[PDB]
Context: bound to proteins that are not shown
Molecule: Template RNA
Organism: Trichoplusia ni
DNA sequence: AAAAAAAAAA
């Protein structure tokens, strides 16, 4: 210092 | 139905 998928918490 | 966080895994 990426990118996909899934996933919680917080804010209307 | 939008914004942002993180965090599993790869």
């Nucleotide at each position: 210092u990426u990118u996909u998928u899934u996933u919680u918490u917080u804010u209307u």